Notes: The PDB entry is titled "1.80 A crystal structure of RNA/2'-O-methyl-RNA heteroduplex". Shown are 18 nucleotides from a PDB entry: RNA. The entry is indexed under RNA/2'-OMeRNA heteroduplex, RNA.
[PDB]
RNA sequence: GUCUCCUAG
RNA sequence: CUAGGAGAC
Repeated sequence: GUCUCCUAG
Repeated sequence: CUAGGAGAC
C1' cells in the first nucleotide's frame, strides 16, 4: 500500500 | 459510521 474477521456503541 | 481487538497479501 491492499484486505478480512471479531468486540463495544 | 465511532471506538477497540485479532489477522492476511
It was solved by X-ray crystallography to 1.8 angstrom. Crystallisation conditions: 1 mM duplex, 1.4 M Li2SO4, 50 mM sodium cacodylate, 1 mM spermine.